[PDB]
Context: one part of a larger RNA, bound to proteins that are not shown
Molecule: 28S ribosomal RNA, nucleotides 1 to 784; 5.8S ribosomal RNA, nucleotides 1 to 123; 2S ribosomal RNA, nucleotides 1 to 30
Organism: Drosophila melanogaster
RNA sequence: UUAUAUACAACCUCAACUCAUAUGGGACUACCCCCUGAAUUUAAGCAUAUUAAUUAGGGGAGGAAAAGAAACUAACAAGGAUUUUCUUAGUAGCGGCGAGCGAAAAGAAAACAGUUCAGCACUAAGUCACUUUGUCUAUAUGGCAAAUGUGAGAUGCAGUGUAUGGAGCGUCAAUAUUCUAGUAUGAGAAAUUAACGAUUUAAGUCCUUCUUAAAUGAGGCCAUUUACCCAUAGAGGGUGCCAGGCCCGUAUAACGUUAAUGAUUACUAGAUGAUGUUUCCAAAGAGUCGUGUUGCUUGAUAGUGCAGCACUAAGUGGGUGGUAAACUCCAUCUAAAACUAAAUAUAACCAUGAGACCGAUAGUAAACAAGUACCGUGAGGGAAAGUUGAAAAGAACUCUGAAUAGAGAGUUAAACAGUACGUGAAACUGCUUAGAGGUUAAGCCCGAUGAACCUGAAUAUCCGUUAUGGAAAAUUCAUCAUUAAAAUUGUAAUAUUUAAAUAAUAUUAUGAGAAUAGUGUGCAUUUUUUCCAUAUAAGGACAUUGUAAUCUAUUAGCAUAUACCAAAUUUAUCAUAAAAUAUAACUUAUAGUUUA
RNA sequence: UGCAUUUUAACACAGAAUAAAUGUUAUUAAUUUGAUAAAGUGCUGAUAGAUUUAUAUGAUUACAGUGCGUUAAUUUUUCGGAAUUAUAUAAUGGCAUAAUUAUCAUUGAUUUUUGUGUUUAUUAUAUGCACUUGUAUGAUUAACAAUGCGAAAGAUUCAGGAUACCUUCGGG
RNA sequence: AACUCUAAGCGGUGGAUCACUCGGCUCAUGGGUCGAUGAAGAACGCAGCAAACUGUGCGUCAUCGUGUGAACUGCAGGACACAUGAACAUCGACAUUUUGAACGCAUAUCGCAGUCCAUGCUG
RNA sequence: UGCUUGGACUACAUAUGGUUGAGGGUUGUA
Numbered sequence: 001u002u003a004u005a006u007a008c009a010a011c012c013u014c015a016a017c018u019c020a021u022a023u024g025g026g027a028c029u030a031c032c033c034c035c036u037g038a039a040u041u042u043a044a045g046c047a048u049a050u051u052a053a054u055u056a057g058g059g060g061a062g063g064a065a066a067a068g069a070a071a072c073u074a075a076c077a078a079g080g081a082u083u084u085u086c087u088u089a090g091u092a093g094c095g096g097c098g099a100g101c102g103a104a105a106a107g108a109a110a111a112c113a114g115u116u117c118a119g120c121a122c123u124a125a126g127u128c129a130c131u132u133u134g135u136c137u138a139u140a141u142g143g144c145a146a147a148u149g150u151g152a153g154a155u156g157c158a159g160u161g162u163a164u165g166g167a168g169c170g171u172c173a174a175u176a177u178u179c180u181a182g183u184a185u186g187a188g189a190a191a192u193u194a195a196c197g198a199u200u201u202a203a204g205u206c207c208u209u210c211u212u213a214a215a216u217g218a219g220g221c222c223a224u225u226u227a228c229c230c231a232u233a234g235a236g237g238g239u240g241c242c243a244g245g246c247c248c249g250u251a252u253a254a255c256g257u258u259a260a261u262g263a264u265u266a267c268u269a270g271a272u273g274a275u276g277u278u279u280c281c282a283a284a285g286a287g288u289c290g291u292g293u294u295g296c297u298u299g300a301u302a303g304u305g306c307a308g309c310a311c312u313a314a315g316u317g318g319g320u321g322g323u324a325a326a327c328u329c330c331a332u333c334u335a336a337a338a339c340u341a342a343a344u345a346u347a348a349c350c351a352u353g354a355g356a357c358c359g360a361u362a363g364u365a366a367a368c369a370a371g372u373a374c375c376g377u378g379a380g381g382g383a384a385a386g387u388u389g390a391a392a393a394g395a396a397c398u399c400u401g402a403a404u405a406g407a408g409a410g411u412u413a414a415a416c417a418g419u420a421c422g423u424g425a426a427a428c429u430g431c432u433u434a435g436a437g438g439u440u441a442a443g444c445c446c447g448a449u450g451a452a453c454c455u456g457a458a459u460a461u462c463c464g465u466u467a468u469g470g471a472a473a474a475u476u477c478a479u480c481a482u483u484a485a486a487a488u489u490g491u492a493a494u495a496u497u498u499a500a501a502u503a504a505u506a507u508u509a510u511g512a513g514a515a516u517a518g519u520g521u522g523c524a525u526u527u528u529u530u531c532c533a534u535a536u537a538a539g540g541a542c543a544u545u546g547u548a549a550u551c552u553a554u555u556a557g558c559a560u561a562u563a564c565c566a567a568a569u570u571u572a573u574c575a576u577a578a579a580a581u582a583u584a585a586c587u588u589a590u591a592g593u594u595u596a
Numbered sequence: 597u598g599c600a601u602u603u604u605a606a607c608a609c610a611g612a613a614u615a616a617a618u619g620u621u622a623u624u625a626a627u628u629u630g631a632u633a634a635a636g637u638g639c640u641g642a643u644a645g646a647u648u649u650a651u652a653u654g655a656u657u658a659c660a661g662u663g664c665g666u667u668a669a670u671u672u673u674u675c676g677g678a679a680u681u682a683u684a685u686a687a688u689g690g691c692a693u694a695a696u697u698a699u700c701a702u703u704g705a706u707u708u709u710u711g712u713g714u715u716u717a718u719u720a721u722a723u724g725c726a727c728u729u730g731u732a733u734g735a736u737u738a739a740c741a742a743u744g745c746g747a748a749a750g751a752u753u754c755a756g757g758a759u760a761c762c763u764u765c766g767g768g
Numbered sequence: 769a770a771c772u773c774u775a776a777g778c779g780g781u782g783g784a785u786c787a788c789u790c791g792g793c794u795c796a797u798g799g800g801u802c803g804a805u806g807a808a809g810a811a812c813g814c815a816g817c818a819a820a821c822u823g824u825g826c827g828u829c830a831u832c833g834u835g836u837g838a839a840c841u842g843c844a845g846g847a848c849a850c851a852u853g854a855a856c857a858u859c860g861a862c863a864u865u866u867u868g869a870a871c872g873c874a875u876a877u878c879g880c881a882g883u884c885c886a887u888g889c890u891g
Numbered sequence: 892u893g894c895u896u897g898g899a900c901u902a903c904a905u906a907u908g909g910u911u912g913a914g915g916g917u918u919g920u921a
Stems, first nucleotide, its partner, number of pairs: 006921004011916001012914006019908006026802001031062001032060004042049001046096001072079002083110004093101002114339003117285001126157001127152004131147006166281001168279001171276001178271007191261007199253001204221001205243001206220004228245002230234001236248003290311007317334005349799007357792002374381002386788002397408004422786001428780010444768005450762001453757005466535009480520005488512010542744005549737001550646007558638002560635001562633002565630003572623002575620003581615003588606001589604001591602003595598002657732003660728005668681005683722008691713005698706003809867003812825003816843002831861001833858004872880002881901005888894002
């Protein structure tokens, strides 16, 4: 320019690029930062509570993470980021104040470290990314220099400087050919330290014996006050065994590399204090603080953080001062912004070291072709399973059998190690050997008892084992003396212990004695020591047996003699009743028989 | 059909009488009979047990027998010996007497305590030392004896055993 | 008789027990080292003989460089290139498939494009 | 040219730089 009338130069804002240049995503996930978020359970039930601001889910980082110089803690004689540990504290406090829960300050310690924007008048955007070319030179997205080339940027960046203050004046004060820093410099003729690879070694494989595959086992190894050699190393594994000395290592260092210890020196870059006084300025995070509610969460209770929603600020402000408010104060910081090692975490990863760890049904799921084989549509579920021997010397060969196998044989220290192979159980089965079998199916204990099988087995004496004899041997002692050696008993001293005492101890000394060695009557004159024989009842007492005497518990008889109480039945005898039993003249019968 | 004899757990206290047959009173007998209590008075058998480390670091002591050296007397055996009697002391019982105290009732007894006299019996003390296969010493098993057998290594013989397991018997 | 019962010896069966163990477990110590410069993991093909484990990628059981200095090994091709190197370690130079964050788009398809450079054939 | 084979490239989100752009957002020259 803007009525559809063109063209150009800007800003804003949004597109297009297989554009130039970069970056994020995913995993791992032990540790950690957030979000998100249970219930089982406890309360003997159960809901708040508890479990728990925990499991599960998901995002994001580092070697630690996060946090971090206090809008703190306090009330003091204040202290002074954060983290963690010790504490407070099983407490303040919360809580069907039931069950149960619960921190910080001061105090103690580990380790320590501090800070910067942005907002004032730099006042000649002092700043920055890129693109090209000079140079440099990593194997640079690099630095130096030039184009003063684009682009960012006053819709704002440098920079003093961050309230734990600070800047400008003047005064003070330090105030210098410099000082400091950052890079390059290997210094100290490779100076040292650490870490690694990794080399180092000091020393037996001497004899003997066992055994054997192997000495690494047992024994020897002068001398060093009997120690094999070695030793700063006798830690381990490997090696044929229990190996410091066989090897590797171990102790201890050599070497190389790499980092540290980067001195001087070069180049580049920057700064000239900090404190105190006086003066002038004194710039400060907002729908947040705060407030009412709600939910969630905490010890946080008249909110403990957090968030949503409504309301919504301010700079003699704001917040905090764990019981809400108003008033009046004080103390104490300075939020609603940012950076920051260490102490602090570590079940993962990498590099490592230990264990009163486990020892193959254990130990991780997996000592092993283990996250395998195998199952499940899948998510997932996920084992069992180590061992020949020193050496394969893994059985040649012959024979039987299609053969696997078997039998012989070889091999091996052993196949009583021949590929469930070290060792070798139980359950179970075959065989053999013994014995029995209808009484509970079988199994069983005890007692007695047989079989097999096994175990135990002592010595000297009647009334004692001493007496006696012989044989051998001893010499400090033997009966004792002497000589030497050292100790013990008792005592004392000198020192120490406890000054001092008693006592004890070290040292020293004396006396009493006893013995280990030597000599001696003898060292068998004899003694003594040591052996042997013979003896009194008898050759014995371990074992089993006989008799008798005793003892303890007990059982069962015998033989002797009393005391008392009741009754005195009974014997022997007298009187009475009286003969109630019997005897006794005689009277009667059946009947054998007789007479008739 | 009846008798005589005799036998008949078939007759009749049937007569006098007898054994007093029974009862009652009396007397008794080596006093019976029953019961109970009491004496180691004397004595036999059988049963089971018998720790015995008695100096691991604990006793062996006590008594009794026997001998020793007091005597006597009597008796028995008649040898050796043995017993009883002959003393003092203490205790105890029994007699008599006295006191107390308790009691049954007083005629008389009994009790606890004490004293006294007499006599007798009994028991203990005065019984020491030596020796002792004597008794016990508090779980006192051994005198005495026989047998097996330790017989060198080797190894006989005896005793003993619910090892495993077998057998045989009972019970559980 | 056989069998059964009971015991014993021997042989089986079976793998307990013992003793060992290149493994496991737990505590301590040092370090910080994945990835669009294409990961971890997966698939695929690879050894003279391998089928796995393990190793590796088309240069496939491994290559440079470097260290050491003569194996590997079951059998062997090899072994030689032991003095320039085996073989193992180191592994700093390269390679490092098809995938997977997975990247042209898809994936009961190793399926189907586009683009640049390039090769052969025909012209 | 056709036909055929090999290599290297071609995802997305996003920053910066690059240049093309764009809107009666808005300014100015005419």